[PDB]
Context: bound to proteins that are not shown
This record gives sequence, C1' cells and structure tokens, in this order.
RNA sequence: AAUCGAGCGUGUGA
DNA sequence: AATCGAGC
DNA sequence: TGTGAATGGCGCCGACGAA
DNA sequence: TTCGTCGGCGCCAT
DNA sequence: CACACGCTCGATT
Repeated sequence: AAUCGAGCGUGUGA
C1' cells in the first nucleotide's frame, strides 16, 4: 500500500 | 453495445 | 422555448415623472 | 433640481 | 444535529 466518495427526493427522531 | 451530445 | 411558476420579509437601486 | 413613490430585483431564512 | 430508504440522461447509433 490493501481502504472505497457525492448530490436530490422522501420519511423519521431530537 | 462502443458512443453523442447544446440551446434548450 | 418560457417554465415552473403559488412565502416573507427587508434593502437598494432605478426610474419616472411631479412639482 | 429635489424629491414621492411605486416597482422590481438580491440577499437571507439553523 | 442525527438516522434510514430510494434514485441519479435519453437517445443515437
């Protein structure tokens, strides 16, 4: 060194 | 399959 | 295309005449 | 030339 | 803050 990651929608708790 | 790609 | 439109505020220019 | 006053954008809303 | 579940271009060859 093997090791790897995002946005959107939705529904939830605090 | 490989790619094929902007005004809309 | 015009584009998803349907909140609720303010500021902040920009006109656009109104005299 | 100095404003009164709509109007239409530019932000923001854990 | 946090958690889970989905889904991510439509043709054009």